The RNA (non-coding mRNA sequence roX2) from Drosophila melanogaster has 49 modelled nucleotides.
Crystallisation conditions: 200mM lithium citrate tribasic tetrahydrate, 20% PEG 3350.
The source organism's lineage runs through Eukaryota, Pancrustacea, Hexapoda, Diptera and Sophophora.
Entry title: Crystal structure of MLE dsRBDs in complex with roX2 (R2H1).
The entry is indexed under Helicase, LncRNA, HYDROLASE-RNA complex.
[PDB]
Context: bound to proteins that are not shown
Order: sequence, then structure tokens, then C1' cells
RNA sequence: GCUUUAGAGAUCGUUUCGAAU
RNA sequence: GAUAAUCGUUCGAAACGUUCUCCGAAGC
Repeated sequence: GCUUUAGAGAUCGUUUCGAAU
Repeated sequence: GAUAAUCGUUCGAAACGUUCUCCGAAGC
């Protein structure tokens, strides 16, 4: 370096609920 | 007052995804 596999964090889109002005 | 329609503001939570960094194990 490549592959398979258990993870973590950030990023943004689209969609969808709720709380409030 | 209300019926529907339409655009939006603040906070939270979810679905399906893109991109980057970190990383345990296994194979070569």
C1' cells in the first nucleotide's frame, strides 16, 4: 500500500417528527 | 374569529447519504 471486519469524531445535503415564538 | 394554502425564524430528535481525520483486529 490493498482487502475484509468491530469502532469513534467532524462535515454537508435531502427528507421527516416534536417543542417554542 | 376561523378554513385551507403558502413561504419563513429559534431549539431539539430521527431517516438516507457524501466528504475528511482518528482507530482495534484479520488477510496479502